Context: bound to proteins that are not shown
RNA sequence: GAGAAUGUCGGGGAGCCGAGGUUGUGAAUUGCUUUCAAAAA
RNA sequence: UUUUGAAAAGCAAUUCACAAUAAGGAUUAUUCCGUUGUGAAAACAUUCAAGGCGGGGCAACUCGCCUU
DNA sequence: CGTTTTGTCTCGGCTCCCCGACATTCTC
DNA sequence: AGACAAAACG
Repeated sequence: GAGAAUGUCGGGGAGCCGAGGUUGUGAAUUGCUUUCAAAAA
Repeated sequence: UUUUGAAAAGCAAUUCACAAUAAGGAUUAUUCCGUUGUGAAAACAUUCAAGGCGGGGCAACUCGCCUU
């Protein structure tokens, strides 16, 4: 230096799943602004 | 000029159901491809032969051994 | 126009292949 | 945390 076996510590890759968030449609409730469209001061 | 009421439009807030979740392109298999690498061939790498003899199962499918 | 400031998707579980570094025994 | 892409600031 090479190889086989036994451990520890790291790294790489692939795979089967889970839960939010965001935007948009629909809905329940409550707000802000504008415009209509009345009533009043 | 100021106060109250209905409707509409714009913008939302709390809660619920639903659609999309890289633009897009296949397919009808209970399958998928889209953010990796090489590089001009817009071409590839990341699946990849044939048989036989068995194990496993509700069967599909999965795990081995044997010879080119 | 020339310069700076700002904002940028986030978290959970388990399986199965490979590689390498370092220890141990032993052989060539 | 980093550095791009762009809004924000004069």